An RNA structure with a sequence from Homo sapiens, in which 44 nucleotides are resolved. The source organism's lineage runs through Eukaryota, Teleostomi, Theria, Haplorrhini and Homo. Protein in the same entry: U1 SMALL NUCLEAR RIBONUCLEOPROTEIN A. Varani et al. published it in Nat.Struct.Biol. in 2000: "The NMR Structure of the 38kDa U1A Protein-Pie RNA Complex Reveals the Basis of Cooperativity in Regulation of Polyadenylation by Human U1A Protein". The structure was determined by solution NMR and released in 2000. The PDB entry is titled "The NMR structure of the 38KDa U1A protein-PIE RNA complex reveals the basis of cooperativity in regulation of polyadenylation by human U1A protein".
[PDB]
Context: bound to proteins that are not shown
RNA sequence: GAGACAUUGCACCCGGAGUCUC
RNA sequence: GAGACAUUGCACCCGGAGUCUC
Numbered sequence: 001g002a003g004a005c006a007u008u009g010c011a012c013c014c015g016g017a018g019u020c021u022c
Numbered sequence: 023g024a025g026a027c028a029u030u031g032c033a034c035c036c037g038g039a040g041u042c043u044c
Base pairs, nucleotide, nucleotide: 001044002043003042004041005040013038014037015036016035018027019026020025021024022023
Other pairs, nucleotide, nucleotide, family: none
C1' cells in the first nucleotide's frame, strides 16, 4: 500500500502539492 | 516522518476519515 468484512450514519473537515538530506 | 536549502509563482485541485488481514 491493497482487499474483504463491519456499521443505516447531518458530511462539504481535514493533510500534501520545489529539491536536497538524517 | 522532519528540517535546511531553492524558486518572485493565478491557487481555491487534489487524497483520507469503521475495523480486520496479506